[PDB]
Context: one part of a larger RNA, bound to proteins that are not shown
RNA sequence: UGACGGGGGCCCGCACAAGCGGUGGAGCAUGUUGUUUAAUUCGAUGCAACGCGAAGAACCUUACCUGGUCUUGACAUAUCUAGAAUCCUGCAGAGAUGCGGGAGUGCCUUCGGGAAUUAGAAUACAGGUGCUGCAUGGCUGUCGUCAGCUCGUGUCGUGAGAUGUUGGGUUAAGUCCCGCAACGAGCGCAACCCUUGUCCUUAGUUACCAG
RNA sequence: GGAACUCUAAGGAUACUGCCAGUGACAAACUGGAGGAAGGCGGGGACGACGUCAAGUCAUCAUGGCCCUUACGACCAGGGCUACACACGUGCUACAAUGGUAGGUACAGAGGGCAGCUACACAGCGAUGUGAUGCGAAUCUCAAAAAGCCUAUCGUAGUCCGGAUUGGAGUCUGCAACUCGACUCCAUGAAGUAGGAAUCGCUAGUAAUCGCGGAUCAGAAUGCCGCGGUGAAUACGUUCCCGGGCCUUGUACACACCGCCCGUCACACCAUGGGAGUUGAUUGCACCAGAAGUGGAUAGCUUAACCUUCGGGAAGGCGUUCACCACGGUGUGGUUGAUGACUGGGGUGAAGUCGUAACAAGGUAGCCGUAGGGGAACCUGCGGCUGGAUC
Numbered sequence: 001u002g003a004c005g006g007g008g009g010c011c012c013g014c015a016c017a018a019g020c021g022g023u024g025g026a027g028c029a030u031g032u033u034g035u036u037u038a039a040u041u042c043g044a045u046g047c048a049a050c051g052c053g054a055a056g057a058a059c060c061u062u063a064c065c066u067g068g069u070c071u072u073g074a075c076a077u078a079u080c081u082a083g084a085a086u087c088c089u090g091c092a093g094a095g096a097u098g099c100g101g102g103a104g105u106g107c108c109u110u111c112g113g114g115a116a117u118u119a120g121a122a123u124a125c126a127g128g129u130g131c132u133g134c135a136u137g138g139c140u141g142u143c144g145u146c147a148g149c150u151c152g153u154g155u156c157g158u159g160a161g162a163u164g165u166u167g168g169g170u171u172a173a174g175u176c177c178c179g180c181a182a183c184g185a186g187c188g189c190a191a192c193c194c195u196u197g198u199c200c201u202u203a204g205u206u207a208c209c210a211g
Numbered sequence: 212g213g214a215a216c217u218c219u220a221a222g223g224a225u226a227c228u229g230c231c232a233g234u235g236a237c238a239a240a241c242u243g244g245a246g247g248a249a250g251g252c253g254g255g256g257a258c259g260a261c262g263u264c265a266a267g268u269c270a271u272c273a274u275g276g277c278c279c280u281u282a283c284g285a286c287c288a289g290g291g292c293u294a295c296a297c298a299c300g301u302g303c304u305a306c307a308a309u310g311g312u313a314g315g316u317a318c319a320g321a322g323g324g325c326a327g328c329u330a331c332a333c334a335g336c337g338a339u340g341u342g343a344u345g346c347g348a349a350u351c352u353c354a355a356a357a358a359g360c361c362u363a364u365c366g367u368a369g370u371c372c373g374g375a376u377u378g379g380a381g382u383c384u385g386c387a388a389c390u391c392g393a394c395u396c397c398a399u400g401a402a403g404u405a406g407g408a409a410u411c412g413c414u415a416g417u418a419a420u421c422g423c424g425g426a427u428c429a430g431a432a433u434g435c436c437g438c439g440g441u442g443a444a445u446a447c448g449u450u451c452c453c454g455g456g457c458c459u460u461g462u463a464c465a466c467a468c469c470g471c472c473c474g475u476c477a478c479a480c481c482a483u484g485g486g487a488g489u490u491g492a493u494u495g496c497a498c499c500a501g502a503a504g505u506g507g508a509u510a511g512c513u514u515a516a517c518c519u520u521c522g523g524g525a526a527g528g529c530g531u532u533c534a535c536c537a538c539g540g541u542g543u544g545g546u547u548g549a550u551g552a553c554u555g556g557g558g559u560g561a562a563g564u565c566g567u568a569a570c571a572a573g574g575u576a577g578c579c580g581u582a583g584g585g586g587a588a589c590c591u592g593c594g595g596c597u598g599g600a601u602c
Base pairs, nucleotide, nucleotide: 001465002464003462004461005460007459008458009457010456011455012454013453019413020412022410023409027303028302029301030300034295043052064290065289066288067287068286069285070284073125077124078123082118087102089100090099091098092097107114108113127279128278130277131276132275136273138268139267140266141264143262149186150185151184152183153182154163155162156161167178169176194255195254196253199223200222201221202220204218227250230244231243232242233241234240306406310365311364312363313362314361315360316359322353323352324351327346328345331342332341333340334339372403377398378397379396380395381394383392420440422438423437424436468573470570473566474565476563478560479559481557484554485553488550489549490548491547492546493545494544495543496542497541498540499539504535506533507532508531509530511529512528518523576597577596578595579594580593581592582591583590584589
């Protein structure tokens, strides 16, 4: 200086009171531990996790498991070999994929060729929902929309620090008021903004017809 | 056929304790009253201060470090995330007559519609199917609103309550509905007849109740996000359960009472006290003892110096003896050290057992002295003390 007391004073919130109707008992939907699983992916954990992430899991999603596959790789740059990309097809397969056949020859510059494009040549690498939220940014819950948290200067104390922010009244509120070694400021409160609740102007259609 | 009214949607107008009366430090304010649609913040929402919880997120995304690179990277089929002896928090639907079922009959809101909603005809008991039409919508459309109102009936019954579960048939979305879609009809018709300790929300168009939309969506709501209908009771009051705001008070607390912290018991290891004793060192006193040396005396022996009457005398040495004393020995006590079965209190250590004595009035105020009692902190009686809240 804070915190706390089964110490005091005042005060507030559906905090209790007083009432209404619910959970806890049955069935079902949902999430979570638990167990079983090859896996039942992972995270969230008092209030402030448990219809939470997911504003929606048959395959896809999927991050888990079995199995089958690929390695500059599904994806970006450095590179040189051919080609417009792009379309239709056959078989084998659970499919990923593997082996083969036809049509097309771009465009601008034009004989250096270029924004894109398919199958690698290799080194950098790419990639990771892998770990660390107790290294972090950003975002969010919470006390709590509680009324609180401070700063400059001035004053006091050797000092941590105190004052202001305390006190009489008042409020939803540190809301305002009067005193006071305090004078002011910030940030919250309040205001500004959205939505209805009366009325007016504008326009009168795809609305409204009182006549 | 009009533009008056409603409504739709872009602007202003009103409300400001403005006004009247009061209570009030002649104040801020508050109490009532008029007017107004609205009165004191008119109702709701948005806005979340310094910080507290190393609170949640490396799985939106971003980044430090760390790790894997024929694998912790990449693709694809199948399955799994949907499994229940049981526990668990959120809701939904009930247990019925304030009702169920049949007929009729009204009253909205807002929202969505080419990744499309369908008016109307026919097939169907039905979900839906085939045609056909309007609309990118104040036009057409989902769409019919339900609770409600009139009549018939069920008559307190596990029922004409309830609709779980299963068998059968089917329609759709989708390439596919076995694990594992939601709906349709038929049959089946489980618990459940109001709920244990305990527990939760709600102060007004709110609780309860009623259906209707939208988002993600190829299909998949009771969930979530909105909407409007119906529409209550209660609030004397702050004493308490909880939380929070300020002022003062006590503190041995400051990761801050979910704090700090006391004593016995249990297991180790350390230093130490008592302890039958065991073993050393040094020492007080009383005695015994008598080496060599010196001193007194003579059982006695040998006698160079001087005297001699040469017989001897004088002196001297040796031996013996006594007084002194060292070594050594006996006895009995003080002084200290080391070790000693056992025994008592100290101090350290781990996530131990038992309680909670003290620090707040620490929940019986603490402490001092004494006495008793008790597993242990400690408890009590008597006196004192304030170094005690509160009054």

16S rRNA, nucleotides 965 to 1578 from Psychrobacter urativorans: 602 nucleotides with solved positions. The entry has 49 different proteins, among them Large ribosomal subunit protein bL33, Large ribosomal subunit protein uL6 and Large ribosomal subunit protein uL13. Rfam match: Bacterial small subunit ribosomal RNA. Its family is annotated with structural constituent of ribosome and ribosome in the Gene Ontology. The literature on the family includes a 2001 paper in Science by Yusupov et al., "Crystal structure of the ribosome at 5.5 A resolution". Its Rfam clan is "SSU clan". Taxonomically the source falls in Psychrobacter (Bacteria, Pseudomonadati, Pseudomonadota, Gammaproteobacteria). The sample was in a buffer at pH 7.5.